[PDB]
Molecule: c-di-AMP riboswitch aptamer (ydaO/yuaA leader)
Organism: Homo sapiens
RNA sequence: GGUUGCCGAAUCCGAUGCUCGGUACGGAGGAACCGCUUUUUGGGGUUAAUCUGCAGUGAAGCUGCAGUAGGGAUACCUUCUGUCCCGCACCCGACAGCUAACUCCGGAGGCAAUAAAGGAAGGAG
Numbered sequence: 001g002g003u004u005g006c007c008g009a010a011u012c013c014g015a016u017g018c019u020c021g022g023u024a025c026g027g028a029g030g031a032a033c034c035g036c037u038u039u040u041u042g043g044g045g046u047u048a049a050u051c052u053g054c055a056g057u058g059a060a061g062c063u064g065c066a067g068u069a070g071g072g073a074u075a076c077c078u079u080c081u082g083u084c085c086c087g088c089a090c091c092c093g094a095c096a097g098c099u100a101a102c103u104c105c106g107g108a109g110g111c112a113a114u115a116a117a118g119g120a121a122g123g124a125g
Base pairs, nucleotide, nucleotide: 004112005111006110007109012022013021014020025106026105027104028103029102034097040094042095043092044091045090046089051067052066053065054064055063056062070086071085072084073083074082076123077122078121079120080119081118
């Protein structure tokens, strides 16, 4: 951006014979300088979603407990405090540090109902 409100980049506008073109907002690649000289022990990307122990296995993987890097809500706003939670998943395909010019893409989904929708400070009203 949008919502009554909340997560999220993911909201709109046009054509349309019906699958194209734009868009708020987002992601990747890509010099110099700087950095790293450590990629089969493969490596890497999006995301908060990683990494630890224990048991199911003798491995990769999966499952379960207990955590954790990190992250979200707290209901007019931001912050602190307290409280409640998430800590998934997908992909690239031997390959990517940073990165100006430049190049290529995404712009989905999911939820909330008398409440800790508590308290405080500063705002706004």